The PDB entry is titled "Crystal structure of Cas12i2 binary complex". This is an experimental structure of RNA (crRNA (56-mer RNA)), with 42 nucleotides shown. The work is reported in "Structural basis for two metal-ion catalysis of DNA cleavage by Cas12i2" (Huang et al., Nat Commun, 2020).
Context: bound to proteins that are not shown
RNA sequence: AGAAAUCCGUCUUUCAUUGACGGAACA
RNA sequence: CAGGGU
RNA sequence: AUUAUUUAA
Numbered sequence: 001a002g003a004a005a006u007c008c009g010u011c012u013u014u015c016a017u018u019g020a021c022g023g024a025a026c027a
Numbered sequence: 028c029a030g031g032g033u
Numbered sequence: 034a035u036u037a038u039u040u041a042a
């Protein structure tokens, strides 16, 4: 003190609204 | 960087 | 390359 918001990312001829995961920042 | 190094 | 599993060794 105002109910909203992936903090930023990765994997897989599987892309997942119970899939599995990773990161002090600067410049 | 001149065509992919066991 | 992994589950397998097929007639054997």
Stems, first nucleotide, its partner, number of pairs: 007023005012016001
Notes:
Keywords: CRISPR-Cas, Cas12i2, Cas12i2 binary complex, HYDROLASE, HYDROLASE-RNA complex. Method: X-ray diffraction, resolution 3.4 angstrom. The entry became public in 2020.